């Protein structure tokens, strides 16, 4: 320095991901706001490997 595991914190909104994908509020609608799930991109540490 890379790969592999864990957990831990940070980003996403306005990269990627079919608006990522479902839902929920709000609304006459356009539109606004919210949650999960899935991903993704990192930062500090453990272990195993190289």
């Nucleotide at each position: 320095g890379g790969c592999g595991u864990g957990g831990u914190c940070c980003g996403u909104u306005c990269a990627a991901c079919u608006c990522g994908u479902u839902c929920c509020u709000c609304g006459a609608a356009a539109g606004a706001g919210g949650a999960a799930c899935u991903a993704c991109g990192g930062g500090a540490g453990a272990c195993g490997c190289c």

Record summary: The RNA from Mesorhizobium loti has 50 modelled nucleotides. The structure was determined by X-ray crystallography at 2.86 angstroms resolution and released in 2023. Entry title: The THF-II riboswitch bound to H4B. Rfam match: THF-II riboswitch (folE RNA). Rfam classes the family as a cis-regulatory element. The literature on the family includes a 2023 paper in Nucleic Acids Res by Xu et al., "Structural insights into translation regulation by the THF-II riboswitch". Keywords: Holo form, RNA. It is bound to 5,6,7,8-TETRAHYDROBIOPTERIN (H4B). Crystallisation conditions: 100mM sodium citrate pH6.5, 1.5-2.5M Ammonium Sulfate. Primary citation: Xu et al., Nucleic Acids Res. (2023), "Structural insights into translation regulation by the THF-II riboswitch".